[PDB]
Context: bound to proteins that are not shown
RNA sequence: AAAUUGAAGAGUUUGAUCAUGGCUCAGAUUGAACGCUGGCGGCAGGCCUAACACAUGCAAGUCGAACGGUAACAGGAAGAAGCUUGCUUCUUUGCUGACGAGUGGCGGACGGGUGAGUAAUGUCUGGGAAACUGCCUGAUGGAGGGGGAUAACUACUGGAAACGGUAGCUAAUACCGCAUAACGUCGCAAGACCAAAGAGGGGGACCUUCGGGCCUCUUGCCAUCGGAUGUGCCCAGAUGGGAUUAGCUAGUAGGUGGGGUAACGGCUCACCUAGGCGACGAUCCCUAGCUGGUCUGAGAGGAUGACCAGCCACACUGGAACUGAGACACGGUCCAGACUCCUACGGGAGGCAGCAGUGGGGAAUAUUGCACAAUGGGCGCAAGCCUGAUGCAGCCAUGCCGCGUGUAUGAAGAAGGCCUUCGGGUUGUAAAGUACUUUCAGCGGGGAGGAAGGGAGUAAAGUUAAUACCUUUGCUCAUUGACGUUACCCGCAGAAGAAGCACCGGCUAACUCCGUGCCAGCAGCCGCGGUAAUACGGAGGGUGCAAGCGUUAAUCGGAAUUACUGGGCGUAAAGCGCACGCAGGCGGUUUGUUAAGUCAGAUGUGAAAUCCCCGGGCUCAACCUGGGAACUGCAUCUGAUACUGGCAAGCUUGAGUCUCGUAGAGGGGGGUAGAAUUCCAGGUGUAGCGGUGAAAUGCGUAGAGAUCUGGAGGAAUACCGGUGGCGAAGGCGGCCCCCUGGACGAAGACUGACGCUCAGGUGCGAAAGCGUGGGGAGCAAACAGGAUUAGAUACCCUGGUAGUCCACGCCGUAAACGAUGUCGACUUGGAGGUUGUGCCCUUGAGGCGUGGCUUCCGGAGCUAACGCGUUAAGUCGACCGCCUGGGGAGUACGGCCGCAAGGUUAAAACUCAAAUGAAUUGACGGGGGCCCGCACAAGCGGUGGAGCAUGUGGUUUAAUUCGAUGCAACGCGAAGAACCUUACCUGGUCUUGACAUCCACGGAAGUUUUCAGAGAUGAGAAUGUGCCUUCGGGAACCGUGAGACAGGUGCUGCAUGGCUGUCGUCAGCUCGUGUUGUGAAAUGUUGGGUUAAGUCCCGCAACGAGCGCAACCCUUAUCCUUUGUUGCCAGCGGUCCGGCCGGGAACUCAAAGGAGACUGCCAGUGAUAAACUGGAGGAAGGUGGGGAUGACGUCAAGUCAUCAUGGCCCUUACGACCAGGGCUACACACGUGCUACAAUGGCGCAUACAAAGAGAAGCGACCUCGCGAGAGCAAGCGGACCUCAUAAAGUGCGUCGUAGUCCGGAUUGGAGUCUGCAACUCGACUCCAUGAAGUCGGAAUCGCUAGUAAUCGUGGAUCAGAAUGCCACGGUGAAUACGUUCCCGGGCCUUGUACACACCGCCCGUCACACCAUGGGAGUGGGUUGCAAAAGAAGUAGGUAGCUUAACCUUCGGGAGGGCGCUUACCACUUUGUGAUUCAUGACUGGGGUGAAGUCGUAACAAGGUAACCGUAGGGGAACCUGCGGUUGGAUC
Repeated sequence: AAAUUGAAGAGUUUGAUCAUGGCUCAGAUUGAACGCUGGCGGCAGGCCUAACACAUGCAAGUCGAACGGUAACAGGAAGAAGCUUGCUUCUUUGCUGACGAGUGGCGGACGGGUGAGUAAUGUCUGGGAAACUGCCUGAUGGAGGGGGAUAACUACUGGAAACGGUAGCUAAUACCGCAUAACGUCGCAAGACCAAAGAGGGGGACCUUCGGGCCUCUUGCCAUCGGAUGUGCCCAGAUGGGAUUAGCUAGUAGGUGGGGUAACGGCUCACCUAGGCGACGAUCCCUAGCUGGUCUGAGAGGAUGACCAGCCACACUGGAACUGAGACACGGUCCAGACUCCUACGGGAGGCAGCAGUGGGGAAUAUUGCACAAUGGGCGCAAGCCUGAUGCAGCCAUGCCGCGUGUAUGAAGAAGGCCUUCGGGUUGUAAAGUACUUUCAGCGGGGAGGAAGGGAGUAAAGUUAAUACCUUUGCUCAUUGACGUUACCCGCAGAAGAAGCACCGGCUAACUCCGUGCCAGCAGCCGCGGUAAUACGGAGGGUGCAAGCGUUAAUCGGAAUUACUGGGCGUAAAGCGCACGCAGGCGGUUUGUUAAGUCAGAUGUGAAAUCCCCGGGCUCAACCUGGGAACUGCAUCUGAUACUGGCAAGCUUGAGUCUCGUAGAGGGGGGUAGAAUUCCAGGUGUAGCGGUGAAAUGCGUAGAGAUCUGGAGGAAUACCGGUGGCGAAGGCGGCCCCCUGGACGAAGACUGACGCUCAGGUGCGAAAGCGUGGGGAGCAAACAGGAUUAGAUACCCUGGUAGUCCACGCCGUAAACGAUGUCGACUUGGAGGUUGUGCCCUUGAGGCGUGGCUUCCGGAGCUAACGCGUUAAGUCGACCGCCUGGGGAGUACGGCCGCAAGGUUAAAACUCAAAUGAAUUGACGGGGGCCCGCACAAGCGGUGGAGCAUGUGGUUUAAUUCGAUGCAACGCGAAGAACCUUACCUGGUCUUGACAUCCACGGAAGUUUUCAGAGAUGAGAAUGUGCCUUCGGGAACCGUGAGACAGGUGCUGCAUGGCUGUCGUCAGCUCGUGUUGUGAAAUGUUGGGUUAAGUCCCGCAACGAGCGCAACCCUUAUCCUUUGUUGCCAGCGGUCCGGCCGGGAACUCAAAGGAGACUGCCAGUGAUAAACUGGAGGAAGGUGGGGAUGACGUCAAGUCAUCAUGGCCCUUACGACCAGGGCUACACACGUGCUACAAUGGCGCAUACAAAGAGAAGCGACCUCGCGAGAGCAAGCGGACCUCAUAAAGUGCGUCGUAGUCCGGAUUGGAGUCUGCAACUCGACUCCAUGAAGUCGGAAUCGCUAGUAAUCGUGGAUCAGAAUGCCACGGUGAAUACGUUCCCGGGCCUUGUACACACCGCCCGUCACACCAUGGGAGUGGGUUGCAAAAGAAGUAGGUAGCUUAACCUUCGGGAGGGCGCUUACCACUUUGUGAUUCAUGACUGGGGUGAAGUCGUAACAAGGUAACCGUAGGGGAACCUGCGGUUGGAUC
């Protein structure tokens, strides 16, 4: 030098965001238990539970210098001596040391154990006076003289013992007197009284019954006076919860006297007075030893009190005293009780909360050890004895600290293991080797320090007459060690004897393979695990610690989540419904005093240990130790006087009073007016009125409803009327009178801080409701009918009671809301309303000001945001009230209040991981606005009825192969099923294979042909062996044998690529940069006008782009050039009269190239845009008509069977070959079509106008046979030439005459053609015969906007054969559209939302079942306590029928005093009644919570389909409905 170096977050509510608010995790620590592992040492610690019960041994003794004495032990004369060579009978006393047993002294009140009780008498801090004190220390003095007993002992005797009784003898420092006696005790004073114990060295003489007188003591007793050390007593302040514990105390509170104590004191008695304690928490109920300290924390705090130290209480349970300096006494005494022992039955004994041990309890805690060598204590003079206490030692990883399991080189980077898309990586210098060492443990060895003392020696020693113990120093040996085989040093061997535990989805470091199929399982939280598990099990790896690692329990932290340091209350939890006000808390401005608070010094206190700082020593460290700070406090003294408090005088700004006036639905009482409703009576008059979405119930010919006149009665006050007014709030509206409260303004005077807030207390509080008495027109819970409905205890309609009204009393709650407590101060502005007042021309409805109270915007600031914003939710001060996750629950139980209904105060078990508040993007609405589509509307034609074709569902079968399944499957894959196709069934067959690459031999490949077979396939016989040969190979393919392999229309479209459908040919979907917001996001893309259109102009914090729209493509409509056959024929000629021929190049047409339409032009409208209406011209006019082109995405849409693929799974079979069968079945049910039911028709005859395609294993003409389908012969055509190939509806004649028909054609018989190896199951056509249902179709349902619907024919693909389906081509050729309210789908803007696999969403309650906790409940069983009494053992204190009495005084007889009995008082165990209170349990009963799949409805969220909610009353299976009042936290030109 120094003691002030200290503070971290994460996961989880949502489609995303911000905030609020719970839950969980990461860190330390333990007197720790249970797992798994285990080398050494050091230092500490070790029944937290039953203050449950204890066998065994040890834990307090000592003194001979206080006594009498002699069990023992040695001695010590002996005397005979046994042998005398030498050694012993039996006798003494202590003659000696030395002592068992006894009297006596001191100590057993210290050392050690435990935490039951105690919330205070205990403890902690500080301060006192009314006291005592053995052993230890000073001063002062005494210290004479006597007496009577009794242990021990002896004799007798009682008891099973334990333990006693009687008679005699003895000693003391045991006991008791007498003189001494003052600085003591009493008394004011004079005076009086009180005590003692002796014992031990050595002795020079001198006397001495020779036992003593004669000098020291470290010797001991007795008095008062002190000192230290221990005690007892008192005061103040601090020390756990509960008010669902508010009153408690009669010796209680004081006073006077007596008594008692070491000492004051109701400590205890008799009397007097009535107190005393309490909201600053008394009494009562639960819980608990307190402190220094320990753990945690940056700190403030929170939790805690084991070991170490201080204090307290207890000793089997309940009591009491004795002895003593000191107990009401752990190892003492006496009673009572329970328990355990022994007795001969009469009686006796015991207490581990000492040490060590035993049994039980528990998840759980140690040896029947050695020693007094040292400190320490008891006795002693001293040697010395005792000491489970102190020192040690054994067991237990129970903690903390320090070590060791070698070090350096060394790889084909060995084997081997794992992962290998196969190359390799990893273990991995890791091992093997080869070098160097020996820590610790093991073997033999040297071996400190804890040890100071004590005794014997001695010159020393001072007083005495002298060596007589003693202080001094000295000498020596035996000198004094449990630990201990100590520590420590030395000496041997090879690295040799020595590593394990936890985890690797995120939070959190550490990653992959195999196994494992919502099962098994895992889990701190979120959560994993349905046939592709990094999250369960194993393997490789890895991470962190290490002789230790991981669960469980408990405390603090993180938690600012009880917030003093350091939080909140408009909507998230949270301001009392509103006032008055006691106790409390808090005070405007001066002056003067005080020093209480506050501040500064000083002193005294605050133990040690622990923490911290500077040091020191153990090989270092834990450990021990020196010094200093700290002990935040308390008390006392001195000082300061700014601030707060006290005291005394002021001041006027706060708060009040007085004079004048203004406005007002402020309150209570009493009168009155007009308009309407209802009823009653009368006149006129006649068939309906009333009510609804439409009706019915109801009222009317007995005269209603309508209209006029007269009367009765009750309740409310139109217009004025207004985000106008008044009141503390709840609330208050016609007009007039009486009583009465408050606020405001102008000017002036007055008092002098008289103020603000307010727990407990008191008063006022809408509507409904209750009690007694009135009243009763309208309205109307309950109730009754009529409807609506699946039902309708409702909404709607007709009636209608309580109530609503008055008087007088209760109730005490509302979304009682501005969801905002009351006072005071300060901080930029605009536009109003209402009520006062001053000035100026007050001219006028004018202009300047200045007060009060109120609406609406908005700045800074504040806020999570919305929003608030001088009337704050801004910046501040004083006081009060509330909050602490959601349910359970403002519920239960108790108290208070009420006539009841009920109000107010107010929990716990249990259960979940969330529940909430503001905003954001969508979706949705039985919300609003604007648009579009054969979406409706206006029309035409159909389907559902009947026969037939075809697909599907079912059912059947050996098989009826597989897939598609609202719109977006059902004439779909399939553009064509007899075999094949073919996947399926039956049977017969094969195994490197029917299809590939491989290896080794024989072999052109072949071609013809016989047999067995259903066939596959087997047998065979000739035919054949040929090229380049380079000489062995390929060509050439077969046939063999083995192995890699091939082969799967097998499973998973929820593992995939590719390819399609759909919203939808709808107009939308995004980005870059820049700005706005904390952020999710917004803006652009919104607004005005237009368009088919996010198509375009204009505006605008936006400015530009991309994919979409449009255009570029094909075809169709009009012209112009070019070319002119196989296509064409106007003019010319003949011509059989056929473009037939000669000719032509005009026209049609053919396929190439150009023109054309662009709002181009005109008029009008329009913001002088953009566009929109008409007009001209033109073949065509406003994207001319029709196609092809399908944005980002949605539907886990479809397809593993076109194809390709990741995973699995079969390999004499799920692979491959063959023949038959099936995909075509048939009680039935749906979808898509064809033909009909006739006269706008059927049949017969004759006639007339298309377009587009196809053709070689094929289109197929002309002729001839056929009634016909076809057959024979056979030309042309690779095609503007030939063939297919005659278009049909239409048009002219004749008939049929409304009839199940000369309509309709299904079914069945017979006879044929054709394709094909083959028409049975199972093809298509032809001929003859037969001739069915059917007479326009129920509820329902779909297609179409012009060359379209309807109708009529033709071609093509697939294909040997085969369409009523599909894809194409032409003829004839309509009706209707006023319009966008409604149904369906879509687009844009705004609005509400409890929705986010997004309304096909969410979500409420009764009922049935199963578990869990809890309330009520006839009662049943314990625990703890109050009150009123009984009872009375031992003990202590009073009293004396009686019986006995060593110390004293006796005139000897006695006396005084004492003891024993008896008796009274006080009290423990126990009894007897009657109540608090708290636990456990109980037949039944009430609600609450939880539970992958239950029944009934649809209450809330959108205007939730009757807006929702709050209070209250009535009703109903249930959510709930109705009445009355209130709020917006309600949508809609």
Source information
16S ribosomal RNA from Escherichia coli: 1533 nucleotides with solved positions. Ions in the entry include zinc. Keywords: Ribosomal nascent chain, ribosomal arrest peptide, ribosomal translation, ribosome stalling, RIBOSOME. Method: cryo-electron microscopy, resolution 2.59 angstroms. The entry became public in 2025. The reconstruction used 107,133 particles. The entry has 49 different proteins, among them 50S ribosomal protein L16, 30S ribosomal protein S17 and 30S ribosomal protein S19. An Rfam search finds the family "Bacterial small subunit ribosomal RNA" in it. Its family is annotated with ribosome and structural constituent of ribosome in the Gene Ontology. The family is grouped with related families in Rfam's "SSU clan". On this family, see Cannone et al., BMC Bioinformatics 2002: "The comparative RNA web (CRW) site: an online database of comparative sequence and structure information for ribosomal, intron, and other RNAs". The source organism's lineage runs through Bacteria, Pseudomonadati, Pseudomonadota, Enterobacteriaceae and Escherichia. The depositors describe the entry as "Structure of E.coli ribosome in complex with an engineered arrest peptide".